[PDB]
């Protein structure tokens, strides 16, 4: 310089 | 209860 998970977030939606 | 978008991360790999 370039690409980038996990945590996290809760518009909606069904009982 | 149960499903889940936009928001918001920088472990890690290239150059």
């Nucleotide at each position: 310089c370039c690409a980038g998970a996990a945590a996290c977030g809760g518009a909606u939606g069904g009982a």